The RNA, together with DNA, has 91 modelled nucleotides. Method: electron microscopy, resolution 3.4 A. The entry became public in 2024. The 2024 paper behind the entry is "Cas12a domain flexibility guides R-loop formation and forces RuvC resetting". The reconstruction used 60,595 particles.
Context: bound to proteins that are not shown
RNA sequence: AAUUUCUACUCUUGUAGAUGUGAUAAG
DNA sequence: ACCGTAAGGTCTTATCACTAAAAGATCGGAAG
DNA sequence: CTTCCGATCTTTTAGTGATAAGACCTTACGGT
Numbered sequence: 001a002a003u004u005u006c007u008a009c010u011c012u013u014g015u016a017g018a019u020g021u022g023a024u025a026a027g
Numbered sequence: 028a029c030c031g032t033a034a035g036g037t038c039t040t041a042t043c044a045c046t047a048a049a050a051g052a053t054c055g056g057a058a059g
Numbered sequence: 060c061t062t063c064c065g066a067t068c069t070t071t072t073a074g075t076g077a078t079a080a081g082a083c084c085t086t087a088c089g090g091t
Base pairs, nucleotide, nucleotide: 005018006017007016008015009014020045021044022043023042024041028091029090030089031088032087033086034085035084036083037082038081039080040079046073047072049070050069051068052067053066054065055064056063057062058061059060
Other pairs, nucleotide, nucleotide, family: 001010tHS002010tWH002014tHS003007tWH004019cWW010012tWS048071cWW051069cWS
C1' cells in the first nucleotide's frame, strides 16, 4: 500500500473477489 | 342464536432512460 | 425592406406481453 469504484492485501510497477450507472423522489 | 375457524377478494409493490428519426425552431441568403 | 426557401440544430416521438405474492378485511359454514 497501487484500483472504473469498493473491500482485503503485496511473489508480482500489481494480486483475489465483487461492481447498473444517471436523474428525480425518498430513507 | 351467538361465537370460532377457514376460505375468498382485493391492496400493494420507488420509478424512468439506456434512441434513431420525425417534427419543429432558427437563421442566412435570395427574389421582388 | 419584407417575405420565402434551404441547411442545419435541437426537441419530441413512437410503444409489445408479461404478472404475483404477503397481507388485511370480509364472508360463510360448523359447533355449542